[PDB]
Context: bound to proteins that are not shown
Molecule: SGRNA
RNA sequence: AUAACUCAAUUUGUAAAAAAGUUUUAGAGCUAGAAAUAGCAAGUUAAAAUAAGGCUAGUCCGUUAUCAACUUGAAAAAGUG
DNA sequence: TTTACAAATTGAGTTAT
Numbered sequence: 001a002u003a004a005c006u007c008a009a010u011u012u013g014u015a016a017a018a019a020a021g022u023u024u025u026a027g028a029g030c031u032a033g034a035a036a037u038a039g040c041a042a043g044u045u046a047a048a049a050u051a052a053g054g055c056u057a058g059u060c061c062g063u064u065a066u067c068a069a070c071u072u073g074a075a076a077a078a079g080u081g
Numbered sequence: 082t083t084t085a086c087a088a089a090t091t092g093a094g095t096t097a098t
Stems, first nucleotide, its partner, number of pairs: 001098017021050006029040004053061002055058001069080004
Other pairs, nucleotide, nucleotide, family: 033035tHS051062tWS052062tHS055056cSS055057tHS056058cSS068081cWW073075tHS
């Protein structure tokens, strides 16, 4: 250097799920005043999107890895000082 | 934020090639 086992720690890779956040719209604002403006009321919720999107159309895939140039070459990959 | 799983690897030990 290597193998099996014990104990512990760490690292890598994968799957299935939760809660928020944000964005636009919807939650009749009311007075005074021609006007900006002032005074007051009010607020807690929801829908939808959450990589643009893709074809292979699946309840799938879309952020890792890998990458000078040139000659070839569809492309893979070779070759070049 | 949670759950489930596999594999190396390091390093303290037992036995070996």